An RNA: 16 nucleotides with solved positions. The entry is indexed under hairpin, tandem G-U pairs, GAGA tetraloops, RNA. Released in 2001, the model rests on solution-state NMR data. It comes from the structure "Structure of SL4 RNA from the HIV-1 Packaging Signal". The entry also models sodium ions.
[PDB]
RNA sequence: GGGUGCGAGAGCGUCA
Repeated sequence: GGGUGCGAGAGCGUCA
């Protein structure tokens, strides 16, 4: 720094 799932949210898992 990028992807993905879940969430009402904080994020929480997972991988570069």